[PDB]
12S mitochondrial rRNA from Homo sapiens: 954 nucleotides with solved positions. Ions in the entry include magnesium and potassium. The depositors describe the entry as "Human mitochondrial ribosome in complex with antibiotic tigecycline". The sample was in a buffer at pH 7.5. Bound small molecules: tigecycline (T1C). Released in 2025, the model rests on electron microscopy data to a resolution of 2.4 angstroms. The work is reported in "T cell toxicity induced by tigecycline binding to the mitochondrial ribosome" (Shao et al., Nat Commun, 2025).
Context: bound to proteins that are not shown
RNA sequence: AUAGGUUUGGUCCUAGCCUUUCUAUUAGCUCUUAGUAAGAUUACACAUGCAAGCAUCCCCGUUCCAGUGAGUUCACCCUCUAAAUCACCACGAUCAAAAGGGACAAGCAUCAAGCACGCAGCAAUGCAGCUCAAAACGCUUAGCCUAGCCACACCCCCACGGGAAACAGCAGUGAUUAACCUUUAGCAAUAAACGAAAGUUUAACUAAGCUAUACUAACCCCAGGGUUGGUCAAUUUCGUGCCAGCCACCGCGGUCACACGAUUAACCCAAGUCAAUAGAAGCCGGCGUAAAGAGUGUUUUAGAUCACCCCCUCCCCAAUAAAGCUAAAACUCACCUGAGUUGUAAAAAACUCCAGUUGACACAAAAUAGACUACGAAAGUGGCUUUAACAUAUCUGAACACACAAUAGCUAAGACCCAAACUGGGAUUAGAUACCCCACUAUGCUUAGCCCUAAACCUCAACAGUUAAAUCAACAAAACUGCUCGCCAGAACACUACGAGCCACAGCUUAAAACUCAAAGGACCUGGCGGUGCUUCAUAUCCCUCUAGAGGAGCCUGUUCUGUAAUCGAUAAACCCCGAUCAACCUCACCACCUCUUGCUCAGCCUAUAUACCGCCAUCUUCAGCAAACCCUGAUGAAGGCUACAAAGUAAGCGCAAGUACCCACGUAAAGACGUUAGGUCAAGGUGUAGCCCAUGAGGUGGCAAGAAAUGGGCUACAUUUUCUACCCCAGAAAACUACGAUAGCCCUUAUGAAACUUAAGGGUCGAAGGUGGAUUUAGCAGUAAACUGAGAGUAGAGUGCUUAGUUGAACAGGGCCCUGAAGCGCGUACACACCGCCCGUCACCCUCCUCAAGUAUACUUCAAAGGACAUUUAACUAAAACCCCUACGCAUUUAUAUAGAGGAGACAAGUCGUAACAUGGUAAGUGUACUGGAAAGUGCACUUGGACGAACC
Numbered sequence: 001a002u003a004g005g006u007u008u009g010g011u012c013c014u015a016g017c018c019u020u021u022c023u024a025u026u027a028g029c030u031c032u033u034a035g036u037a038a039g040a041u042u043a044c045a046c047a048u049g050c051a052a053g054c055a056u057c058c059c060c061g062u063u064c065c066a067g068u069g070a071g072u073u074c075a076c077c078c079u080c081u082a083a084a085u086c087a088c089c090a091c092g093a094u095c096a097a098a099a100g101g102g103a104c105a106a107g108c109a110u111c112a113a114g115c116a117c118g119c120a121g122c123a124a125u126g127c128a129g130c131u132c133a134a135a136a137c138g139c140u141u142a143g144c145c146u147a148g149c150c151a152c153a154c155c156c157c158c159a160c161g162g163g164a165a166a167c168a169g170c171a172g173u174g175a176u177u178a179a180c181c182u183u184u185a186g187c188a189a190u191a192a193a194c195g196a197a198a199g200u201u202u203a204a205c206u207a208a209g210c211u212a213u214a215c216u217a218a219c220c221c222c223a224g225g226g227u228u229g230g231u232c233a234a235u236u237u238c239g240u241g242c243c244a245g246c247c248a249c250c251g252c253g254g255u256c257a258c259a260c261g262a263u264u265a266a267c268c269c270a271a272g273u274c275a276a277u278a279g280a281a282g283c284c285g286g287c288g289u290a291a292a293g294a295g296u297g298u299u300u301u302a303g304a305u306c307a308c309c310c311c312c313u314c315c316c317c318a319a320u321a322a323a324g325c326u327a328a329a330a331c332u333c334a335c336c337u338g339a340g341u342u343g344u345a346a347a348a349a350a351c352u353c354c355a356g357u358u359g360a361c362a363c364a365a366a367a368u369a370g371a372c373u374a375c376g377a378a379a380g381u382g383g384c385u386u387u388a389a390c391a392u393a394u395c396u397g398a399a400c401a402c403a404c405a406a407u408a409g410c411u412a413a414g415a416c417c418c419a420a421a422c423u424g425g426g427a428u429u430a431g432a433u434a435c436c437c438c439a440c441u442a443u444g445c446u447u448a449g450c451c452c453u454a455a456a457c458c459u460c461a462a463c464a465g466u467u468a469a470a471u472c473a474a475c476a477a478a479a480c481u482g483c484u485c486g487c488c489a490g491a492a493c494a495c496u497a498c499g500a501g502c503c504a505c506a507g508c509u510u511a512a513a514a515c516u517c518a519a520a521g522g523a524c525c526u527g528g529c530g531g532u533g534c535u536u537c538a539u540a541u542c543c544c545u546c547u548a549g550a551g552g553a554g555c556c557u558g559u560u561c562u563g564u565a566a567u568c569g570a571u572a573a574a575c576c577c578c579g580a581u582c583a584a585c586c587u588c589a590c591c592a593c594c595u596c597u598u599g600c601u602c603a604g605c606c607u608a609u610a611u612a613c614c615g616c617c618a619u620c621u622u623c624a625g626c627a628a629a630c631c632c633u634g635a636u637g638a639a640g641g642c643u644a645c646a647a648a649g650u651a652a653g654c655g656c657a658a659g660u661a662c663c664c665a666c667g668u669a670a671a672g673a674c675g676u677u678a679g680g681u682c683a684a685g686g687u688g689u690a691g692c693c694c695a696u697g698a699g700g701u702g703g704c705a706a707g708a709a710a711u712g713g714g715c716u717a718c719a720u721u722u723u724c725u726a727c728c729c730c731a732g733a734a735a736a737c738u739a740c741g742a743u744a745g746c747c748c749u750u751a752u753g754a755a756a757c758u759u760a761a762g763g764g765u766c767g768a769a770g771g772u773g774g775a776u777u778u779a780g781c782a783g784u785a786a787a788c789u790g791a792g793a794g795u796a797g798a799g800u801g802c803u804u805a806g807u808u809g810a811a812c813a814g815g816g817c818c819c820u821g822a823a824g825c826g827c828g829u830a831c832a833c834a835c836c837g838c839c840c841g842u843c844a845c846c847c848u849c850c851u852c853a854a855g856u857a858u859a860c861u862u863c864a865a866a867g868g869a870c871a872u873u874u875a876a877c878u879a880a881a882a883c884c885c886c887u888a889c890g891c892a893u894u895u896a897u898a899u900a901g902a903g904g905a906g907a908c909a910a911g912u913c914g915u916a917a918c919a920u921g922g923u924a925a926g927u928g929u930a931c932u933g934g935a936a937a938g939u940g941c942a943c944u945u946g947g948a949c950g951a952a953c954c
Base pairs, nucleotide, nucleotide: 001020003019004018005017006016009525010524011523012522013521021280022279023278024277025276026275028273029272032218034216035215036214037213038211039210042175046172049170050169053060067152068151069150076102077101078100079099081096084094085093086092105141106140107139108138113131114130118127119126120125143149144148154163155162182208184207185206186205191202192201193200194199224269225268226267227266228265229250230249231248237262238261239260245252246251285488286487287486288475289474293485295404296403297402298401302396303395304394320388321387322386323385324384325383326366332360333359334358336356337355338354340351341350372382374381375380409450410449411448412447413446414445418444419443423439424438425437426436457946461484463482464481465480466479467478490517491516499510500509501508502507526832527831528829529828530827532826533825534824535823536822537821538820542816543815544814546780547779548778549777550776553716554715555714556713557712558711559710560709561707562706568579569578590703591702592701593700594699595698596697604692605691607690608689609688613686614685615681616680617679618677620675625654626653629650630649631641632640633639661668662667718773722734723733724732725731740770745765746764747763748762749761750760751759786808787807788806789805790804791803792802835921837918840914841913843911847906848905849904850903851902852901856898857897858896859895862892866887867886873881874880924945925944926943927942928941929940930939931938932937
């Protein structure tokens, strides 16, 4: 500025930082060549060339010019009046010093007092004043207000004398810098010197030589720089794989990078380009919550117009300071009665000279009134009485002043009922230096002094006014005008350090910088979450309930872990008899060995990536929501859209529902959206990307597939409601030494198969652990659970698995809202990949900066802006000689730099310890102050809302 990018999950408001524009210097890379303009980084040393002479001797010039920018309100005006020039003892202008009067840089007030800085008098002397918060006095920076001026000329401000041989004249050097001109001509132009003058010198100057520093003009030949994710004009293909590297800001890079590198094309400007560095330059805006009304009141200088206008502020409610008083409680004491009293979620410790009635009894604190809203400057003030007493007849106004100022503290001296930091016990806990209990102290009170701080906040200044307009970012306590004062100008460092003051010595008030960052911040919207409120609920979907189980045994079958040369997948819920309705070979993907190479295939790959995917699913879902298209609301913000005696919503679709299956309107199935979990599956198949191709492919033979164990699920038992037979319901036996109890081990046989020490079935033998199972834990609301039978899928064979039909057939379902979880309305919120969130501090190591600090080096400022001593003459018919106070480094003083050592902050982000904050954050948070703790922090006392209290009655 015509602006733009950047805070967030998002939206607004503030706000800083950057971007775009124009110059100058330096670098990188380029750099054909014509005019002109400009051209050391350095007040640090110089090779040793050249720049002051001219003139008939004197004189004049060499003091100008040309340099430099080290120091710095001596540059401009006015008043006087020199020296010059105007040919002139006369004397007026021009020009211009000294002197006098005004004017005159920038920062820092953490530089606040300076220290003689003033006046009068002719004088000797009197006065005691002068400057200054309207910036004195200082300190640090700077040449300046470019027809140019000022200042400086080797340092000591100066230069008698010292220090020492001086280029800040031109050209030129090694040094020192990011800072790279020729050891060229000439006095004709040219101004300035010198005599009247011809004239004569001048590194002034005039012409040239160099340099893309800039500006014009150029070409057949003569284009390079940078950029290309957004801001911001403009990338194709490859490498790279959070590596390498890149950004001015946002940010890119983790194997499919328009952001990197290399190439490609593009874009901008072009003999330049554009990296770094400087400039361009910024005040009329704010102050309830973003930074800002300083805790309060009162001046002088001044300001304001709100001053007699406006009839206005014109006793009295809890100001304040004294002195006195005491009602209800309490302590203490006494008497009489009780062995208990206290304490809490519970319980301990504690008390038991204790409790309970009654009586006597404060130096403590002040129900009700008060639903009042008064007093005071604020702080503060609410028992009764009395005395004294609540400034200003405009307003504003002291951070150079005074007087005040809650709570807490400090110094003494008292008081002692209670409350109470600290501390000690009891408890809680992983710890508990807390929260809970008990006890007790400082302290709270009085008196006399200090201290001077608060969320001293109603975060909202005084005075005078206005509700008219356009009210009006949000929220809050509606928007404003005049006037004045006080305050603010990204975050954080920092209520910090230094300095200064203070009765304060761990204090307060003032109050920075370096490093760091691109945000911080205010207020919202939506969601989540809350050890969030209320109200309803909870269905085998919470608790109390009911039944049968799991967790112990053996066995079966998964998994893990061990092993092995020897697969893969699933693996909180939503893995774990899961892919597999199933592995001896095959299956097969594994391991070892041996083979094959256009290979069953117009090859192949069970190689990588399920985080590229389709396909098919898990999960909430034991849900009811997802919604295009409109319209409206919010000042046209993120967003929001509800009332039926209706107030802005209408909504098509998709779920739910309806319908259908099974034996019904019941029940069970099935269904069940959008999304969530980058959830599962590249090994069903298919497939994007990447890889293998004599092998990561294809084939053969053999082999693994075990158990110290540990765990999930199941089966069977532990027996008497049982075991065995008969029968399938009127029996006989058994019953703890072949009782009960293996579907396990050995043996045999059989079935299937080419193959069986393995697979299954049967028989025999064998009688093991087990005697109803610890913490914990699953299922079920009825023809269910429980128990018992069958069938099937799949195999050649193979499960204690799965899927399915049946049979017998319960118990309890009523209370509750305490736990847990949903719903509806609320509340809060520092979360937003959203509480499995965020987040504080100490310790531990690392980086940067700073501060403190015994000394010790080093360098730099001031001194002399002083004291001060003697003067006595000769000469003098033209008149002239002679004529000089001397004093300087204490490494004193001033300001910095370095630092033995000690701290602090910030960054960094995988350590450790806890969990302080954010939700009632699990004890609301914080302010001041005190004490106390490894650390966040804890506790007291007061104060604040930047908490809440659910808002008719109950």